[PDB]
RNA sequence: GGAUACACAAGAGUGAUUGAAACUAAGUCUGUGUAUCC
Numbered sequence: 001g002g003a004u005a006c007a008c009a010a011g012a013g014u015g016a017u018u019g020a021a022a023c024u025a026a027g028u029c030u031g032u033g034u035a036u037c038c
Stems, first nucleotide, its partner, number of pairs: 001038008010030003
């Protein structure tokens, strides 16, 4: 540097699909900390 997971969170709605001004009407994009493989 890349791949994955977990914990913690700010803003937007990128769509007619969506909102209650959620961080759990599914989610997503960019973030913080650690671990493990190369």